[PDB]
RNA sequence: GGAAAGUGUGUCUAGGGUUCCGCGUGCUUCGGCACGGACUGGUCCAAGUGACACAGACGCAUUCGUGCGUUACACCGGAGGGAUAGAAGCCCAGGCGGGUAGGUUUC
Numbered sequence: 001g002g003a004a005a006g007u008g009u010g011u012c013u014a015g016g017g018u019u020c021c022g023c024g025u026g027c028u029u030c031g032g033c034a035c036g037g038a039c040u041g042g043u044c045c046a047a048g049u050g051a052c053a054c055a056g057a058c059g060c061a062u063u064c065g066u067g068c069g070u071u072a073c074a075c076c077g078g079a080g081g082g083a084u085a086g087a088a089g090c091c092c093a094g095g096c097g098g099g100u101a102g103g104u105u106u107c
Base pairs, nucleotide, nucleotide: 002107003106004105005104007055008054009053010052011051012050015045016044020042021041022039023036024035025034026033027032056071057070058069059068060067061066073094075098076097077096080092081091082090
Other pairs, nucleotide, nucleotide, family: 006072tWS006094tWS013047tWH014046tHS014089tWS015088cSS015089tHS016087cSS017019cHS017043cWW017085cWS017086cSS018020cHS018037tWW019043cWW021037tWH022040tHS028031tWS037041cWH045088tWS048074tSS062065tWS072103cSS073102cSS078095tWW079093tWW083088tWH084086tHS084087tWH
């Protein structure tokens, strides 16, 4: 050459569905109910290769309380499965396949 690994949380975004709201069409003793996401949207879910912040880890420094820094890279192509009401760039999954470009740690 080659392999395995490649931390967590929060607020978003692309994106995603339809439990709820809204909206639509019906019905309704005037409240509300049924259905609808080949309904723009609010709630909700949401990226390893999108954004930001914080923590953690590591390194150096230290007056011992903390300060500064690092946390890289991630190109191209299918298919299947899972949770949630139900899907998804969520989870299995940086999986599998191609390619050894790119860059971090370990063997």